Annotation: Entry title: Staphylococcus aureus 70S ribosome with elongation factor G locked with fusidic acid cyclopentane with a tRNA in pe/E chimeric state. This is an experimental structure of RNA (23S ribosomal RNA, nucleotides 571 to 1299) from Staphylococcus aureus subsp. aureus NCTC 8325, with 721 nucleotides shown. Rfam match: Bacterial large subunit ribosomal RNA. Gene Ontology terms of the family: ribosome and structural constituent of ribosome. The 2024 paper behind the entry is "Structures of the Staphylococcus aureus ribosome inhibited by fusidic acid and fusidic acid cyclopentane". Among the 48 different proteins in the entry, which are not shown, are 30S ribosomal protein S19, 50S ribosomal protein L19 and 30S ribosomal protein S4. The reconstruction used 303,005 particles. The organism belongs to Staphylococcus aureus, within Bacteria. The entry is indexed under RIBOSOME, fusidic acid, EF-G, antibiotic. The structure was determined by cryo-electron microscopy at 2.02 A resolution and released in 2024.

Context: one part of a larger RNA, bound to proteins that are not shown
């Protein structure tokens, strides 16, 4: 065991229990209401991305400089470094420097002024106090500077037991088959071509195991195998196959040439350093509440999913109404709309200054 | 002189324009020794992020007055906002959640039953399930307010009779005789009759119409603005163009009175920050929220001074109905079997759920 389901939640009988005793614990028939999380996005239930689960490990760090904010301390001064003493210490000493008390100019050089400038004009930047040592916080430089991740580059080494070529020295190919030249005898010639038959036993030659070798095809594809097997299939005395010991090395070898091999992925092996190579790209980035709280836009960019200043957030300090809304009163502009006064575009008409076919 | 072009100029009426104006609003915009209400605002210095936008509704390009296209302006909303409403539906309607209540009012939409409230009241419309998808056009469906023509001296439609003559109008044509096509469309007798309204023939014939008279006896036409409604109208796994059920009002239009309905408001407790009275307390204003910026604080390890626990049971482990606004922080019991809190400060290898993260178990 008549049920439609991100699995809970709020509601709720019944049934078993009884505690950190609380207006208790377990389960849960049926009702309502409800498409996980993170990540990137205009916008994800998303059929975009991550995570089998579960532990444990994993990501703004510290040094020196710089700037700012608290904080002491001292003050027109404020401070030492290094070295020397000490207990690897506070600390004592150290006044070399460093900031600060004056600023202008590019500069001589003048100085609360000083530069421009012919100027006692005008105008820049000054004057008409407040600094300095330490330190917490914040943010930034230099440094791998919040973690991780390339494909590359470079240096020096290591490999020819696998595979290419090649060097030296061995090995190996059942059987059958065709039957070059030359060669001898007969014929046949002036003699020589030349015919015939036998003899010979040639060939990247013919057929076909051993052996190499890889057209086609099913199988096989978490394979019995990181390349095989089954059944056909191609060479098989030759630029054949094959054993042992060597040689060539990566900016380099070999290559009967495929970017084809150099120890199971070569458009430049492997290994170990430079070394955390860079990475304006993709991911990730671990406690809590509290208040405020955006942009997705302009400029300029070898820029365009990347940066800087503006723009708009936030925290503090100063100004003090300077802001908002409406009412009321001025003004600037030329849009709806309407209009043909221009420029153009367009329908019916009247009328003709004038010449032509034309009296 | 007069029957083209007058191409010129003039002039009459009528229209078109982003890049025409003799004209010219609504707006919006700049200001004011300006009221009223409001609560900003503006310098300067620390810290960022943002630089892929989207739909929507209107003002426009562009494209096809195509696109859930694109590109500008103006709102507003999502983003970075839950709620209630549109079946479910980021961008639409309605509203912006500090927590807590089994309490009250409304808002957008709603009120037959799924489903909280009106099977509410009035007048009318629809008959198409129209309402709950489309044009041009096409139709004796219906309503409704206006003009307006005939008509008891008899309309309209029916039914009964007549629809004649010149003449077969003229030209065309083979034929064209009402009735292919083109000119014309006159007269006679009439109670009336088209040089003919349609069928029909090669042409004629036949048949009917128009107009007329009689029979009946009351209403019968036309235009012109409108309300609803129909027809036009075929797709693909399944009814499948109301969320179903279902509905003739539970549909449509116009009043009018109730309810229900949100996490808006308001009731009542409560946080926490602010203002203001004000020693006390008290009032009343705030409190979605991504990047991101401020502040407070929870725990983890080690360190200094205190003070302190622990074999009569330390830490770690398990479990519980514990206790604080949260990170968290006791307390009891069991298992451990030797160490460990607590105060104040100090320092950091100071919290992990995601990196096709590592490593080991499953």
């Nucleotide at each position: 065991a008549c049920a439609a389901g991100u699995a809970g939640u709020c509601a709720g009988a019944g049934c078993c229990c009884g505690u950190u005793a609380a207006u208790g614990g377990g389960u849960g028939a049926u009702g309502g209401c409800g498409u996980g999380c993170c990540u990137u996005u205009u916008g994800u239930a998303g059929a975009a991305u991550g995570a089998a689960c579960c532990g444990g490990c994993g990501a703004g760090u510290u040094a020196c400089g710089a700037u700012u904010u608290g904080a002491u301390g001292c003050a027109a001064g404020g401070u030492u470094a290094a070295g020397c003493a000490g207990u690897a210490a506070a600390u004592g000493u150290g006044g070399a420097g460093c900031c600060g008390u004056a600023g202008c100019g590019a500069a001589a050089g003048c100085g609360a002024g000083u530069c421009u400038g012919a100027a006692u004009a005008g105008g820049g930047c000054g004057u008409u106090u407040a600094g300095u040592a330490u330190u917490u916080g914040g943010u930034c430089g230099u440094a791998g500077a919040c973690c991780c991740g390339a494909a590359a580059c470079c240096a020096g080494g290591u490999g020819a037991u696998c595979u290419a070529c090649c060097c030296u020295u061995g090995g190996u190919c059942a059987g059958g088959u065709u039957g070059a030249a030359g060669u001898u005898c007969a014929g046949g010639u002036a003699a020589c071509a030349c015919u015939g038959a036998a003899u010979g036993g040639a060939g990247g030659a013919c057929c076909g195991a051993a052996c190499c070798g890889a057209c086609u095809u099913a199988c096989g594809u978490u394979g019995a195998a990181a390349a095989g097997u089954g059944a056909g299939c191609g060479g098989a005395u030759g630029a054949a196959c094959u054993g042992a010991g060597g040689g060539u090395a990566g900016c380099g070898g070999a290559g009967a040439a495929a970017u084809u091999c150099c120890a199971a992925u070569c458009g430049a092996a492997c290994c170990u350093g430079g070394a955390g190579a860079u990475a304006g790209c993709u991911g990730g980035u671990u406690c809590u509440c509290u208040c405020c709280g955006a942009a997705a836009u302009a400029g300029c960019u070898u820029u365009a999913g990347g940066g800087c200043u503006a723009g708009c957030c936030u925290c503090a300090a100063g100004u003090g109404a300077u802001g908002a809304u409406u009412a009321u009163u001025g003004g600037a502009g030329g849009u709806a709309g309407a209009g043909c006064a221009c420029u153009g575009u367009u329908u019916g008409g009247a009328c003709g200054a004038g010449g032509g076919g034309c009296c | 002189g007069u029957u083209a072009c007058c191409g010129a100029a003039u002039u009459c009426a009528g229209a078109c324009a982003a890049a025409c104006u003799c004209c010219g609003a609504a707006u919006g915009c700049c200001a004011a020794u300006u009221a009223a209400u409001u609560u900003a605002a503006c310098u300067u210095g620390g810290g960022a992020g943002u630089c892929a936008g989207a739909a929507c509704a209107u003002g426009g390009g562009u494209g096809a007055u195509a696109a859930g296209g694109u590109c500008c302006g103006u709102g507003u909303u999502c983003g970075a906002a839950a709620g209630g409403g549109a079946a479910a539906c980021a961008g639409c309607c309605c509203a912006g959640a500090c927590c807590a209540c089994c309490a009250g009012c409304u808002a957008a939409g709603g009120u037959c039953c799924c489903a909280a409230a009106a099977u509410a009241u009035a007048u009318g419309u629809u008959a198409a399930g129209u309402g709950g998808a489309a044009a041009a056009g096409g139709a004796u469906g219906u309503g409704g307010c206006g003009u307006u023509g005939c008509c008891c001296a008899g309309a309209c439609a029916a039914c009964u009779a007549g629809g004649a003559u010149g003449u077969u109008g003229g030209c065309u044509u083979a034929g064209a005789a009402g009735c292919a096509g083109c000119c014309a469309u006159c007269a006679u007798u009439u109670a009336a009759a088209g040089a003919g309204u349609g069928c029909g023939u090669a042409a004629u014939a036949g048949c009917u119409c128009a107009c007329u008279a009689g029979u009946c006896g009351a209403g019968u036409g036309a235009c012109a603005c409108u309300g609803c409604g129909c027809c036009g109208a075929a797709a693909a796994u399944g009814u499948a163009c109301c969320g179903g059920g279902g509905c003739u009002a539970a549909a449509c239009a116009u009043a009018u009175u109730a309810c229900c309905g949100a996490a808006g408001c308001u009731g009542u407790g409560g946080a926490u920050u602010g203002u203001c009275c004000u020693u006390u307390g008290g009032a009343c204003a705030a409190u979605g929220g991504u990047a991101g910026g401020a502040g407070a604080g929870c725990g983890u390890u080690c360190u200094a001074a205190g003070g302190g626990c622990g074999u009569u049971g330390a830490a770690g482990c398990a479990u519980g109905a514990u206790c604080g606004u949260a990170a968290g922080g006791a307390c009891a019991u069991g298992u451990g079997g030797a160490g460990c809190g607590c105060u104040u400060a100090g320092a950091a290898g100071u919290g992990a759920g995601a990196a096709u993260g590592c490593c080991g178990g499953u």